[PDB]
Context: bound to proteins that are not shown
RNA sequence: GCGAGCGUAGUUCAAUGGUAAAACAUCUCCUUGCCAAGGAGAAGAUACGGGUUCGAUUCCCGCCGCUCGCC
Numbered sequence: 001g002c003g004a005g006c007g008u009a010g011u012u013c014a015a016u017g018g019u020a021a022a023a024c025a026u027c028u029c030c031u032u033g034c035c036a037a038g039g040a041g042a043a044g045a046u047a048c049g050g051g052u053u054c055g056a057u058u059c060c061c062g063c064c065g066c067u068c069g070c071c
C1' cells in the first nucleotide's frame, strides 16, 4: 500500500434474535485481631455510530484500535 482475522466486567472466557453466566480481582459483615485462609452478601461489561425487525451482543453499512501475510 492492499487483503485476512478480531474487539464483552478491572484480567481471562460461555452464549445467542428478545430477564447477558462464571472464575480471579474489588467492597461489606463475620473474628485464636492487623496478612492469608474458610463463610454470607453486593456492586461491576458487549470499542463507537447508523439500518430493518415489535425487540440485535447476534444479520447489514460506516468509523477507531490490535494482530498477521504481500508490497
Stems, first nucleotide, its partner, number of pairs: 001070007010024002026042005048062004
Other pairs, nucleotide, nucleotide, family: 008014tWH008045cSS009010cHS009022tHH010044cHS016057tWW017053tWS017055cWS021045tWH025043cWW047063cWW056059tHH
Annotation:
The PDB entry is titled "Cryo-EM strucrture of Oryza sativa plastid glycyl-tRNA synthetase in complex with tRNA (tRNA locked state)". Solved structure of RNA (tRNA(gly)) from Oryza sativa, 71 nucleotides shown. The entry is indexed under GlyRS2, Glycine-tRNA ligase, tRNA selection, GlyRS tRNA complex, chloroplasts, LIGASE, LIGASE-RNA complex. An Rfam search finds the family "tRNA" in it. From the family's description: Transfer RNA (tRNA) molecules are approximately 80 nucleotides in length. Rfam classes the family as a transfer RNA. NCBI's taxonomy places the organism under Eukaryota, Streptophytina, Tracheophyta, Petrosaviidae, Oryza. The work is reported in "Structural basis of a two-step tRNA recognition mechanism for plastid glycyl-tRNA synthetase" (Yu et al., Nucleic Acids Res., 2023). Method: cryo-EM, resolution 3.59 A. The entry became public in 2023.